[PDB]
RNA sequence: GGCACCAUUGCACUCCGGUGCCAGUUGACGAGGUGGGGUUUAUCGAGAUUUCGGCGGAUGACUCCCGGUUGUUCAUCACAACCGCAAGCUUUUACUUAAAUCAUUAAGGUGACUUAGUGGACAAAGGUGAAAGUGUGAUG
RNA sequence: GCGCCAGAACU
Ligand code: GLP
Numbered sequence: 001g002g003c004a005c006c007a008u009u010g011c012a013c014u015c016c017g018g019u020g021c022c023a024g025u026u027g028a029c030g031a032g033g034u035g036g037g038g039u040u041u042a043u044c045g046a047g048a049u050u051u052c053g054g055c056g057g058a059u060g061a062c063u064c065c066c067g068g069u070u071g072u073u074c075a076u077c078a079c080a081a082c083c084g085c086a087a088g089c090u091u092u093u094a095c096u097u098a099a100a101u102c103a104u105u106a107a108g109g110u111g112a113c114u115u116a117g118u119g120g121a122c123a124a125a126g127g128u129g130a131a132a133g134u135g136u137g138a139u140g
Numbered sequence: 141g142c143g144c145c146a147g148a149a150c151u
Base pairs, nucleotide, nucleotide: 001022002021003020004019005018006017023151024150025149026148029045030044031043035065036064037063038062039061040060052147053145054144055143056142066084067083068082069081070080071079076138077137078136093129094128095127096126102119103118104117105116106115107114108113
C1' cells in the first nucleotide's frame, strides 16, 4: 500500500479508527587491487534511521611454497626486507576526474520509492614523480 | 562496496 472483516450516517478544506491476510519498496558512494597451495573475521576513506540482517562472490591478510629484485663495485652462499613485469625502509609534498550524501529540477508511481539531470564541493589507503638520512655476514 | 533478497524497516 491493496483486500477482507468489524466499527462509523459525521460539516470538511495540510497525512491521521481497529483486526487479519496478501503484495510492493529500500537494501555499498566511489578510490584501489589477481605467481601456486593452505588457513581465514578480505583493503581504503566519504557518508550515516538499513552502507542494518541473511545468502553468494571476491584481486586482501596471514602462513608454507615456486621464481626473481634490492642489501650503495664483483661474484658463491646463508640472512633481512621486497616484487610477481615490480621490487629495502623508516620520514615531506605535489599529482593520480572521487562519487554519492547535502541542496535542488524534471519524468514515472496512490505511495514507500524509481530513473535521469543540474549546483556546490569535499577524502584516505595504495601507486607514481621528485627532496633528506642508513642497509648483513661469512668467502673462492 | 560487487551481485541477490524468506529477516527487518517503510508504503
Ligand atoms: C566487499 C568489500 C569488503 C567486505 C566484503 C564483505 O568485498 N570490499 O570490505 O569485507 O565485501 O561484505 P560484508 O561482509 O560487509 O557484507